[PDB]
An RNA structure, in which 18 nucleotides are resolved. Released in 2000, the model rests on solution-state NMR data. Sample source: This sequence occurs naturally in Moloney murine leukemia virus.
This record gives sequence, structure tokens and C1' cells, in this order.
RNA sequence: GGUGGGAGACGUCCCACC
Repeated sequence: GGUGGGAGACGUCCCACC
């Protein structure tokens, strides 16, 4: 980074695997 999950007033974020 992506996938899966969780939560926001959102940006997104955080975790686990790769």
C1' cells in the first nucleotide's frame, strides 16, 4: 500500500494478514 473488520463530524483513521 491493498484486502477484511471496527468506528466517526468528517479527512480518514486504527488493528490483523499479505
Description:
The depositors describe the entry as "SOLUTION STRUCTURE OF THE KISSING DIMER OF H3 GACG STEM-LOOP IN THE 5'-END DIMERIZATION SIGNAL OF MOLONEY MURINE LEUKEMIA VIRUS GENOMIC RNA". The work is reported in "A retroviral RNA kissing complex containing only two G.C base pairs" (Kim and Tinoco Jr., Proc.Natl.Acad.Sci.USA, 2000).